[PDB]
16S ribosomal RNA, nucleotides 7 to 929 from Staphylococcus aureus subsp. aureus USA300: 895 nucleotides with solved positions. The reconstruction used 408,831 particles. Primary citation: Rivalta et al., Life Sci Alliance (2025), "Structural studies on ribosomes of differentially macrolide-resistant Staphylococcus aureus strains". Among the 47 different proteins in the entry, which are not shown, are Small ribosomal subunit protein uS13, 50S ribosomal protein L25 and Small ribosomal subunit protein bS16. An Rfam search finds the family "Bacterial small subunit ribosomal RNA" in it. Clan: SSU clan. The literature on the family includes a 2002 paper in BMC Bioinformatics by Cannone et al., "The comparative RNA web (CRW) site: an online database of comparative sequence and structure information for ribosomal, intron, and other RNAs". Rfam links the family to the GO terms ribosome and structural constituent of ribosome. Method: cryo-EM, resolution 2.21 angstrom. The entry became public in 2025.
Context: one part of a larger RNA, bound to proteins that are not shown
RNA sequence: GGAGAGUUUGAUCCUGGCUCAGGAUGAACGCUGGCGGCGUGCCUAAUACAUGCAAGUCGAGCGAACGG
RNA sequence: UGUUAGCGGCGGACGGGUGAGUAACACGUGGAUAACCUACCUAUAAGACUGGGAUAACUUCGGGAAACCGGAGCUAAUACCGGAUAAUAUUUUGAACCGCAUGGUUCAAAAGUGAAAGACGGUCUUGCUGUCACUUAUAGAUGGAUCCGCGCUGCAUUAGCUAGUUGGUAAGGUAACGGCUUACCAAGGCAACGAUGCAUAGCCGACCUGAGAGGGUGAUCGGCCACACUGGAACUGAGACACGGUCCAGACUCCUACGGGAGGCAGCAGUAGGGAAUCUUCCGCAAUGGGCGAAAGCCUGACGGAGCAACGCCGCGUGAGUGA
RNA sequence: GAAGGUCUUCGGAUCGUAAAACUCUGUUAUUAGGGAAGAACAUAUGUGUAAGUAACUGUGCACAUCUUGACGGUACCUAAUCAGAAAGCCACGGCUAACUACGUGCCAGCAGCCGCGGUAAUACGUAGGUGGCAAGCGUUAUCCGGAAUUAUUGGGCGUAAAGCGCGCGUAGGCGGUUUUUUAAGUCUGAUGUGAAAGCCCACGGCUCAACCGUGGAGGGUCAUUGGAAACUGGAAAACUUGAGUGCAGAAGAGGAAAGUGGAAUUCCAUGUGUAGCGGUGAAAUGCGCAGAGAUAUGGAGGAACACCAGUGGCGAAGGCGACUUUCUGGUCUGUAACUGACGCUGAUGUGCGAAAGCGUGGGGAUCAAACAGGAUUAGAUACCCUGGUAGUCCACGCCGUAAACGAUGAGUGCUAAGUGUUAGGGGG
RNA sequence: CCCCUUAGUGCUGCAGCUAACGCAUUAAGCACUCCGCCUGGGGAGUACGACCGCAAGGUUGAAACUCAAAGGAAU
Numbered sequence: 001g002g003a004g005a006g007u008u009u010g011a012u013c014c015u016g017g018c019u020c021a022g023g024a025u026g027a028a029c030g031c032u033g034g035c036g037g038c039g040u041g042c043c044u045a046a047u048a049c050a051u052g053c054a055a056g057u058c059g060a061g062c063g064a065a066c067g068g
Numbered sequence: 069u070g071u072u073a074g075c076g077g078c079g080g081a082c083g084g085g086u087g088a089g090u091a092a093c094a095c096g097u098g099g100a101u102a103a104c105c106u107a108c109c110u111a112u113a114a115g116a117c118u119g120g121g122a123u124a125a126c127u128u129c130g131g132g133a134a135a136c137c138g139g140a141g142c143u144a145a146u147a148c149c150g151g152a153u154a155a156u157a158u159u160u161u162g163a164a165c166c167g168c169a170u171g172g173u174u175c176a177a178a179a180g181u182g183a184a185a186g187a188c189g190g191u192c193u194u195g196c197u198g199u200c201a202c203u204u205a206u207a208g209a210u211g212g213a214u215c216c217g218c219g220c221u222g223c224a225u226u227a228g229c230u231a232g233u234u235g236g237u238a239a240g241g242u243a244a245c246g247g248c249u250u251a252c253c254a255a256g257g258c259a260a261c262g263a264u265g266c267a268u269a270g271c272c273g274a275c276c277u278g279a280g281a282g283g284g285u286g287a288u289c290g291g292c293c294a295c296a297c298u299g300g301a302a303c304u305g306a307g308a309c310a311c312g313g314u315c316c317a318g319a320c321u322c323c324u325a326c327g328g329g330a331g332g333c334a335g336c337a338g339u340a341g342g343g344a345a346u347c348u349u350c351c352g353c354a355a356u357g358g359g360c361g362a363a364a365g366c367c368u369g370a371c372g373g374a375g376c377a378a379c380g381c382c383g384c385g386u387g388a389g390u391g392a
Numbered sequence: 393g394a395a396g397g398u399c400u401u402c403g404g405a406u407c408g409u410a411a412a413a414c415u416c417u418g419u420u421a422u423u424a425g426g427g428a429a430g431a432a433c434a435u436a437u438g439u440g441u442a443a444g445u446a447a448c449u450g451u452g453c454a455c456a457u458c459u460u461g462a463c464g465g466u467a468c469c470u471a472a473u474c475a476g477a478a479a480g481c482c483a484c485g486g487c488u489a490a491c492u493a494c495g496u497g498c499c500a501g502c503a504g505c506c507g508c509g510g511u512a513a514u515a516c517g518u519a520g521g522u523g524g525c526a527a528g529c530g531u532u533a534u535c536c537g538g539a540a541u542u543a544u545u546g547g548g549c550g551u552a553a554a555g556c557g558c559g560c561g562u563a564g565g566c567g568g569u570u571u572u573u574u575a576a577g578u579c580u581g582a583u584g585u586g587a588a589a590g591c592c593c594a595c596g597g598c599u600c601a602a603c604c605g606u607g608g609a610g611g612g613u614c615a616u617u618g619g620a621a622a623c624u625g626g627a628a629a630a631c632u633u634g635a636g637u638g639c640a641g642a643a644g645a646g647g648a649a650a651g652u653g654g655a656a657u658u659c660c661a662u663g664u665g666u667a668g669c670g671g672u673g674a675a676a677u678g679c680g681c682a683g684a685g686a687u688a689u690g691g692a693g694g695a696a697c698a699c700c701a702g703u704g705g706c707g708a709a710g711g712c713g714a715c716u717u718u719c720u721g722g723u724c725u726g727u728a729a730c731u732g733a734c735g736c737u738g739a740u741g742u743g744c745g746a747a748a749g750c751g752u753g754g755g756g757a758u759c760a761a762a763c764a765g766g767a768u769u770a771g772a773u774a775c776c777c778u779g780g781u782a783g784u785c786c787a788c789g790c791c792g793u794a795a796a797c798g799a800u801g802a803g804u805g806c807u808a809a810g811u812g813u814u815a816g817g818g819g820g
Numbered sequence: 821c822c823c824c825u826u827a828g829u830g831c832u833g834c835a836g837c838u839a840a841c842g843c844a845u846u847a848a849g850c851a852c853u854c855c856g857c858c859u860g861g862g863g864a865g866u867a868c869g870a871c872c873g874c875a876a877g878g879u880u881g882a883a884a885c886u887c888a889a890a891g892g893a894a895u
Base pairs, nucleotide, nucleotide: 004020005019006018007017010895012893013892014891022536023535024534025533027532028531029530030529031528034384035383036382037381038380039379040377041376042342047340048339049338051337052336053335056078057077058076061075062074064072065071066070085295086294087293095219096218097217098216099215100214101213104212105211109208110207111206112205113204114203115202117151118150119149120148126141127140128139129138130137131136158179159178160177161176162175163174164173165172166171186200187199188198189197190196191195221267222266223265228258229257230256233255234254235253236252237251238250239249240248270292271291272290273289274285275284276283277282297318298317299316300315301314320331321330322329323328348374350373351372352371356370357368358367359366360365387416388415389414390413396407397406398405399404421473422472423471424470425469426468430463436457437456438455439454440453441452442451480525481524482523483522484521485506486505487504491520492519493518494517495516501508502507547858548857549856550841551840555855557744558743559742560741564737565736566735568631569630570629571628572627573626574625576624577623578620579619580618581617582616583615584614585612592608593607594606595605596604597603634734635731636730638727639726640725641724642723646720647719648718649717650716651715652714653697658692659691660690661689662688663687664686668679669678705712706711749790750789751788752787753786754785759783763779764778765777766776801854802853803852804851805850806849809832810831811830812829813828814827815826816825817824818823819822820821836843837842860887861886862885869880870879871878872877
C1' cells in the first nucleotide's frame, strides 16, 4: 500500500470496446444563500486605450532669481 | 531664515508587468575559464600639487498657434580642460620555479605612459585637525559574461542540409575565447544515434492524479530566460542596445492658426472590445524593502492594508431540555 | 401520539417529540462601555568607553530620555434584550442510499448506461414521504483514476484484432567452456552539491481548524574520489561440444537446356457402308442423303504424360510427375582428418514468387471469359445445350498479388508412452 | 527377422497449456535471443500525398462522421 459494476446471448464461457461509481479546477452556468478567518480572482484580444497616479533626490557641490 | 526654475552628482539597467518569440547551452543538473568584466560596499596603502577656459541659468532683441527656436552679451562649481607627481598597468632584457597545450607565479630592471575636489565643522597658529566626499593600486564581497558533459514535444504521408558553410593562416574586433568579421588557401562539416523543414511550446522548483511505475498541468509563490505598438540602430553609463530615454523606418491615434507638433497601460486602478467568465478610477508610507540625502526627511500603485465576488479551504450558526 | 397534509385492506398508518405548552441559552444579532499587539527605531540630548588627536569637535560602540499606526476605535473583552432576523439543492427501477398516490396514455416528456412512456408508470409531471449533502447543492467543460484498454512493473498474435508469400543478407540486438587481466557497466564507502517555499514527520503560535512558524526527512540517470571483482563489456591465451571443412556411403517429380516415345482429342484424305448423329429433366439450336455419325487405314498438328502413385519423395516458398543425355543446387547417414565460436536473428535493402493480366513475336489440338444461338423462367443479362474469341502453349520482358494456409516467424535446448511410413547406420 | 539408433513424414495419447475446440518431442508445453505484427465495429485498405508499374493496378495509409456493439468457441 492495490474493491468493482452495467452492457453483445434463448442461455454460456471468452475476446473486446463503451458507460458508471473517485479525486481535482484560475472554472462557468442554474437554484439557493447567515457569519468569521485564510487564500484566490482576464485562462479569451502580446486587442485598442479616455483620466489619475506607478522615479526621484541632494541648498552640507554651484551660481542666480523670488520671497522673508 | 525660506523657496523656485537651472547647472552638477547619484538613481532612473532595481523594483513592477507579460509569456509574444524561442526546440535553443533558453532551461535543469554537473563542471571549466591558464579566454573574462564588475558602480555603490568593506579592508589595506600611497596621495590629493599647480593653472585655465567655457556655459545653462540670467538680462536683452526677435521669430512661431503651438512644440519650441535664433541674436547679443553675463557667470559659478565636487561641471570641463591643460601641466606636475604617482605603476603593480605596457615594451624590451632576461632568470628561477611550476602547470593542463596555449601557458602560469614570482624575481627583476631599464624605457615610455596614466590621477585627484571640495563641502560642512573644531581648534585656532591660519597651521593643524573631524566627518562625508575625491584619485590610484591591491584584495574581499556582490553582480554579470562565455564554454562544455548529460537531460528537453510531435510529424519520415518531412531525407537530404550547409558554401562563412568546415578547417587553416593573417589582420581586424571584443571584457573575453572564437568565422565574431574580412582577405587568401583547402574542401570540408551535419544526418537514419533523425540532420534539415513544418507545427507546437517560455523552462524549472513545484501542482493534480495514481498503490506504485507512470500520466497530466505550469494560474498563484520562488529561480532563470525573453519581451515592452512593429522593425532597425546607437548614445550615456559600472551596467542598457534601456516598459513610463534617444535616433530612424512603419501601422495607428490626437492637436494645428496647415508652417508644423504629440503619443504608446504586457505598472496600479479604470474604459471599450472579445468572451461562458475574472474586482475599486480606494487608504497609507505606520511596518518590511528600495533610491537620494550628513541628517531631518523626501519619493516609492514595491509594499502594507481596506473594498467587491460562496471562487476555494477551514471554523461557527440558523437554537437547547422536557414534551402522548 | 392534537389539528392539517398524504396514504389507507376507512381498523388505521405516517409526517411526529415533530408542533403547540412549560422552562433554558445568547455562539451570532442589536444597543452601549472599554480597547492590544503589530513600534523597531532614526534624529536630538546627556554620560561612559575604543581608535585617533597636540587637544577638541566629530566617528564607532553601550546605556538612558524623546517622537511616530494606514488598517482603526479594527481584533478582542464586558453588560443588557430577543428564539426572535439566519435552509436550501439534488435524488429515490438497477448500477446506487432512499416509494407511494394522482395526472398523462409511445403524447407530453425522461435518459450516464441498461432503457422508461402505446390506460393500473416506484424511470414522464406534480404531491406526500424518504435518502444524500448542507451555506451550499446540482449541471457542463477539462485532467488523472477505475483502464492490465500501449501491459518495464503488467497483455497478446491456430480459429476472437494480430506471423511479412518465401529466401539471401547490411546495420543493429543477442551470443558456448576455461584461465589471466582490466575496471566501462555493476556493487560499496567519502566529499561536494541537489536554494527558499512546498509534500511527509515532529514541535510551537493562532480559542480550534484552516493557516502561520521552527527542526528534520525525502528527492540525482549528479559530479569527484577510495575500495570489491562474481556477472555484462574491453584485452590476452587456451578448448571442442555450436558452426563450418575433409573423408566414406545413400535417396530424391530439386532446377536449367536439348533430344526420343506411346495413348487420346481435333482436323484432313481414302475404302466400306446407310439414315440419322449429337444433346437434355424433357427439348431445341447444330451437323447429315452433296453420304454424316459408325468402322478401317494413313497423314498433320498442338497439348498433356494412364498404369507406377503411396497423410510416398524433393524444394525456402511459389511449386516439381513419360523417358534419355548434358549442366547444376540442396539435404540425410556414418566417421572424427581439420578450423577453432568463425554463431543466431535481421530494420533498411536485394531477390524468388500460383493464377489471371500486360508488351513484342511465334504457335493454336483441347478447353474456354466475352459473345451468338437454343432452352428454362413471371422475368434469366445465369445455372443446362450447340458453337466460339481472348486466353490457355513457347521465348523474351513486365506485373508482385492469392484462403501465397499448418489461417501456427526463425534459432536453440528440455519434457510419458504407443503405433505406421520414407532414407540411412549399428548389433544379434 | 528382431533390438538399438539418426533424420524426415503421419496417427493416437499423458504432463502441461487452452475460452473452448483442441495442441501435445513435427507443441498451441517449459524456457532464452532476434524480427514482423495487434489495440472495438463501420467509414476503409478508402481518401490525399509519395514511390513503383506500359496498363490493370501494387506498396505505404488517415480523418470527419457514426454505432454499442462487431466477434470466437461451445450449448